This is an experimental structure of RNA from Escherichia coli, with 25 nucleotides shown.
The entry is an ensemble of 6 models.
The structure was determined by solution-state NMR and released in 1994.
The 1992 paper behind the entry is "NMR analysis of helix I from the 5S RNA of Escherichia coli".
NCBI's taxonomy places the organism under Bacteria, Pseudomonadota, Gammaproteobacteria, Enterobacteriaceae, Escherichia.
[PDB]
RNA sequence: AACUGCCAGGCAU
RNA sequence: UUGCCUGGCGGC
Numbered sequence: 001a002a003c004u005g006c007c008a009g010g011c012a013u
Numbered sequence: 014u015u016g017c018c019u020g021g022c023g024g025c
Stems, first nucleotide, its partner, number of pairs: 003024009
């Protein structure tokens, strides 16, 4: 790097 | 606060 749960930003609600 | 997402991060 494919996916993914998480983290910050943003977004959304 | 959590549905989305970027990016970061593991995992393999």